Context: one part of a larger RNA, bound to proteins that are not shown
RNA sequence: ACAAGCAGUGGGAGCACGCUUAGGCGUGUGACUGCGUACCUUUUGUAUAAUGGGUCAGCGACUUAUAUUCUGUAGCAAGGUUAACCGAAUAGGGGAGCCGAAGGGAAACCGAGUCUUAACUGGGCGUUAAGUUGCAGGGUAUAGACCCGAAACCCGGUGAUCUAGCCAUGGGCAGGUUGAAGGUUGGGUAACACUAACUGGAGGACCGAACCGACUAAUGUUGAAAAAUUAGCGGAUGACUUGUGGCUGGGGGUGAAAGGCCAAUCAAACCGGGAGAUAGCUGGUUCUCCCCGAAAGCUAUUUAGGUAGCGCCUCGUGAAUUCAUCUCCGGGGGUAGAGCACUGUUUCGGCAAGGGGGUCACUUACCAACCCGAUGCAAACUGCGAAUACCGGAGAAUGUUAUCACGGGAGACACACGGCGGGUGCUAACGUCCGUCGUGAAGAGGGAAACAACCCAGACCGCCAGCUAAGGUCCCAAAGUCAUGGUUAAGUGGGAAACGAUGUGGGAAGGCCCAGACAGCCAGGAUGUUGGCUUAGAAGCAGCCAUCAUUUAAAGAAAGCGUAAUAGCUCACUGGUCGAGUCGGCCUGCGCGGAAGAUGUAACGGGGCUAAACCAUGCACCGAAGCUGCGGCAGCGACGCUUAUGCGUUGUUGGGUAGGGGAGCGUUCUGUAAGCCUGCGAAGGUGUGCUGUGAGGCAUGCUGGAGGUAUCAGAAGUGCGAAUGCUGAC
Numbered sequence: 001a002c003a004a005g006c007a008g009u010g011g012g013a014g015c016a017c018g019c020u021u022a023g024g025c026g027u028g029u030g031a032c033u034g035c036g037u038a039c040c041u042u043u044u045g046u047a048u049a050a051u052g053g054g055u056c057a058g059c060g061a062c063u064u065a066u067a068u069u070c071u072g073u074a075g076c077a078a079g080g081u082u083a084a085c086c087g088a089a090u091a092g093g094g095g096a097g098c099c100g101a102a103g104g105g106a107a108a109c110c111g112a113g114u115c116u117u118a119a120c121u122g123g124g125c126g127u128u129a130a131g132u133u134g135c136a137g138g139g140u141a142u143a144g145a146c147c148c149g150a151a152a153c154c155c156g157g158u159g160a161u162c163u164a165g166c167c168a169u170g171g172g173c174a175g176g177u178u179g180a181a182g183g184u185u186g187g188g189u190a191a192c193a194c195u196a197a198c199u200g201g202a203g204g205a206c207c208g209a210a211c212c213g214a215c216u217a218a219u220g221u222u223g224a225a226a227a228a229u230u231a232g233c234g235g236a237u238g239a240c241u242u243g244u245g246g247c248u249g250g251g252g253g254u255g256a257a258a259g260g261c262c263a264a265u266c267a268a269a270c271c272g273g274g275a276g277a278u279a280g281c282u283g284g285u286u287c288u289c290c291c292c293g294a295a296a297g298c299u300a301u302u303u304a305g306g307u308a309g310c311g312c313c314u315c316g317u318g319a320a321u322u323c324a325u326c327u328c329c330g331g332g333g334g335u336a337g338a339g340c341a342c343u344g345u346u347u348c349g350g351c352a353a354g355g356g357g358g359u360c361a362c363u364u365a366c367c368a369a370c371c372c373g374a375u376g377c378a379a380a381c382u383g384c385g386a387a388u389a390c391c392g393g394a395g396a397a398u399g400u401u402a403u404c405a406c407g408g409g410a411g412a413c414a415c416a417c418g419g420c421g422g423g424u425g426c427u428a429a430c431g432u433c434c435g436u437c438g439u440g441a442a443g444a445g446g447g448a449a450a451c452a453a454c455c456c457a458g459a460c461c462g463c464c465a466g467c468u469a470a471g472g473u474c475c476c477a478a479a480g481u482c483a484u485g486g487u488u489a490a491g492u493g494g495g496a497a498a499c500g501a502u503g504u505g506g507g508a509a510g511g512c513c514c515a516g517a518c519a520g521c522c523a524g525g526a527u528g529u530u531g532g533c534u535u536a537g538a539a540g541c542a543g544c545c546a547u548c549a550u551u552u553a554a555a556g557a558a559a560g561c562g563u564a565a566u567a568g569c570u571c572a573c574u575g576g577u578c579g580a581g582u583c584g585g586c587c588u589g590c591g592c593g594g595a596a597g598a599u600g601u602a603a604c605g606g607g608g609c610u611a612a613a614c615c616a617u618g619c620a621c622c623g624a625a626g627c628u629g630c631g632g633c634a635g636c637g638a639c640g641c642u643u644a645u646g647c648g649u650u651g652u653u654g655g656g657u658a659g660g661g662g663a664g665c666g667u668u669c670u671g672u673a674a675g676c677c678u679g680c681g682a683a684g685g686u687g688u689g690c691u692g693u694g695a696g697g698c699a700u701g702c703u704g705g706a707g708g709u710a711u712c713a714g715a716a717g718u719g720c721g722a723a724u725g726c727u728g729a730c
Base pairs, nucleotide, nucleotide: 008035009034010033011032014029015028016027017026018025039052041050054730055729056728057727058726059725064143066141067140068139069138070137071136072135073134074133075132076131079099080098085093086092103110104109113125114124115123116122146284147283149281153274154273155272156271157270158269164248165247166246167245168244169243170242171241172240173238175207176206177205178203182199183198184197185196186195187194211235212234213233215232216231217230218229219228250266252262253261254260287664288663289662290661291660292659297310298309299308312411313409314408315407316406317405318404319403322402323399325396326395327394328393329392330391331390337384338382339381343378344377345376347374348373349372350371354367355366358363415440416439417438418437419436420435421434422433423432424431445456446455447454460632461631462630463629465628466627467626471622472621473620474607475606476605480619482618483617484616485615486614487613493609499593500592503590504589505588506587507586510583511582520577521576522575523574524573526550527549528548531545532544533543556571560569561568633654634653635652636651637650638649640647665719667716668715669714670713671712676708677707684703685702686701687700688699689698690697691696
Other pairs, nucleotide, nucleotide, family: 012030cWS012031tHS013030tHS014028cWW019025cWW020021tWS020022tHS022024cWW023024cHS027028cWH037047cWS038053cWW040051cWW043045tHS060723tHS063145tWS065141cWW067139tWW082096tWH083094tHS084094tHS087088tHS087091tHS102111tSS104114tSS104124tSS105108tHS114123cWW115122tWH117119tHS130131cHS144145cHS148282cWH150278tWH151277cWH157269tWW160163tWS160248tWH160253cWS174208tHS179201tWS180201tHS181200tHS188193tHS189191tHS189192tHS224228cWS255258tWS266269tHS280306cSS289694tSS293658tHS294657tWH303306cWS308413tWH324397cWW332389cWW333388tWH334385tHS335386tWH336385tHS340378tWH342381cWS346375cWW352369tWS353368tHS356364cWS372373cWH416438cWW443458tWS445625tHS459655cWS468624tWH470623tHS472620tWW473479tHS474481tHS481612cWH484617cWW488490cHS488613cWW489610tWS490610tWW491492cHS491493cWS493494cWW494608tWW498594tHS501591cWW508585cWW509584tWW512581cWS514580tHS516579tWS517579tHS517581tSS517582cSS518578tWH519578tWS524554tSS525572tHS528529cWW529557cWH531557tHS535537tHS537564tSS539565cHS539566cWS540558cSS540560cWH540569tWH541561cWH551555tWW552554tHS555556tHS558559cHS562567tHS594595cHS600601cHS601602cSS608612tWS611613cHS614615cWH635651cWW642645cWS642646tWS643645tWS648649tWS665695tHS666718cWS676709cWW677708cWW678679cSS678707cWW679706tWW681704tWS681705tWS681706tHS682705tHS683704tHS688700cWW693694cSS
C1' cells in the first nucleotide's frame, strides 16, 4: 500500500513527546492544500536535448626588481639634498655630484622680451603657481611578468639481438613421377639427313610429405592472443631455405621501387641540452558592507572575431549660472500633400509635317510630329507648397549644477525586437540595409490558458491594516447567476477567400400600389410559308443571312428536348380564378460552403453555455511589491544649533551587469611581553545557549592530557565548486 512530476516552501489535522499542570513552550514527525521548470561558462537569445562536473580530505593563480609620472601624505623650506667611500659602524664624516628658481631664435645669438620677417597691424612664445627629500598608493618601462595549454627548428649524443642488403663459413630438402637430350646398337644418306634397338638420365618439367607462404570462408572482437584457430589453399633441387660470426648510421642508410624498413612508433630514428621555445586562439580566477552608474557609433587600417583617435562613464579639480521645460519675438525652406508652365510623356475627342503601296502632282484601309477638348504621371520631374521640425532675441518656476575648462582610470567598436518613415525582394518570410521613438540586454510584480521585445507598472526593511490602474466577475476560481434596451440557432461564438447565394434583421425609398401589385389553378399559343441558303434530309433548334406582310387576346421566320424532319412539349405572350399587396435599386447584425491528412478530441483552457451569446445605457467588487497606515535604518542639501557633534529637524533618494569611488571582516608571524593565563585541563574534537548588518564574537556539556596569549603597531607563500586540475580513500 487509489496513488502522477528540480522534492521545498506558506498554511497546516496529527499525533509523539517531556514540559510547564497545562498554557497553545519544547523538541519529533507531518495526513491535506495554495505556489513553484538545478548550477557554471559562452552569448542578441537558454529548463534545456549548448559545454563541465562520481564523492570526500589535502595541495593549487595578478609577484619582485629596477626606473619614471600623478595623488595623498610629513618634513623642510626661493633651497634642498648626498654617492662611492671613511667609518669607532642603524653615529659622525664625506658637497663628487643633481633639480628649481628664465625666456625667444636651426644656429650663430639674443633673453622678462625675443626672435620673425626691412618690418610686421604681428605671431608665437613668453614675464605673471614653490621647490625639493622622504613614506603609502594609482599609473607606464624592461625583465618569463595572471596561470595552465602545441605543431615545428638547432646543437651534442646511443642503436642493424626485430627487419633490409651484403660478407665467410656449416646444414637441409620423404615418396612418387616425365624419362629429354645427348650419346650407343638397326635400318636409311654417297656421307649428312633420314629412319628400327640401347643407353641415358636434361630440365628455372609433372603429382605430391616435412618446410616456407598467405587467396577464400566462419568464430573472438573489455578476446586464448596488442593479428589468432578450423576448415580450406600454392611452391616445393633451386632467381631455394636455415644456424653461427662480421659490415653499412638519420636530411643518412637501405632498398626485384610500395613513399616501404631502420627494436610493437618513420613524407626525416630515439636521449639530453638550447628553453618558462611563441601562441591577435580556447578554459579558470577564492571573505563582508555602503555610493553611481554605458555601447554595440563615427573615421583609417596586406583590417574586418584587434587595435587606435573622437562620441559615450566615473572621481577629482576648478569655472560659468551654465543648462534645460514651456509663453512671447525673429527665421529658411521646396518636404508632405496639390501640378503639368518642365521634362519627358500621356493617350484619347478637334487642326494638322513627316514615312510607306499607287496614283508613273491629286490622291491615299496604314501611322503621325507639332497644334486645339481630357488623363495622367513622376524617385533620379514643377512655373505650387502645410503641418512639423531646427538656429537667434524677450518671459516661470524648478531642478541637490543636470553647462564649460583641466586632470586621474576605463570600459566598449558581433545588437534584438516593436512602433512610426523607407530602400531591397513574391508589398515572402523570426529574411536583409538605412532614418526616429519605445523596451531587453544591465530590472523584479500583475493581465493576454503556458508565452525575453505584447498591455500595466521601476521593488531601503517589518508588520494577519486600508484605497485604486489594466483586466475582469456560473464552477472550476475572489469578486456580478447584478441593473436597465437590442439581435442570435451559428454552439456563430469558437479560424480560413474569392465566388456565391431569395437567409434573414432591420431600416428607408422606389416601381406597384385597390384601374388588382406575387403564388396555386384554364385555355389559346397563329396565317405568305417548308423565309431564304447549304445540305439525302435541317419545316423554330448540327449550321448561317434576312428577322419581312396579316387577325387577334396571344403567337418568336421560335430557347431547349426529341426526330435522319416534318409530329410532339414547351419556353415566351395573351384573355379569368386567387386578393394590397408586387419589382430590383440603397444600407446595416448576424446566418449560411469551401473549409480534405496523417499517434487521440485537438481551431472557446476546460467544464460548460441558447444566453453564463454580440450592439445601447447603470452598481460593484475584486483585483498588484502602485498609493496611503505605523515601527525601524541609511545617505545626501539645507536646517538646530551646534560644533573634534550628537542627536530632535529638514527634503530626497536608497532596482542594477562592465567599471569607478568609499568603508570593513578574519588568518600566520615580529615587538609590545621574565606579558599575562593555565596539571584543578591548553591547544584540538565533539553539543548546547546568548549576541552582531556581515564577515563574526561570546559562555557554556563531554572528550581530550601539554601550551596559548591581552592592547597597539608591523610584515605577508592569506581566505577555492567548477580548469576533461593532482594525490590519497570509498
Source information: The RNA (Tethered rRNA, nucleotides 2026 to 2755) from Escherichia coli has 730 modelled nucleotides. The entry has 47 different proteins, among them 50S ribosomal protein L5, 50S ribosomal protein L19 and 50S ribosomal protein L4. Rfam match: Bacterial large subunit ribosomal RNA. A reference for the family is Yusupov et al. (2001), "Crystal structure of the ribosome at 5.5 A resolution", Science. The depositors describe the entry as "Structure of a ribosome with tethered subunits". The source organism's lineage runs through Bacteria, Pseudomonadati, Pseudomonadota, Enterobacteriaceae and Escherichia. It was solved by electron microscopy to 4.18 A. The work is reported in "Three-dimensional structure-guided evolution of a ribosome with tethered subunits" (Kim et al., Nat.Chem.Biol., 2022).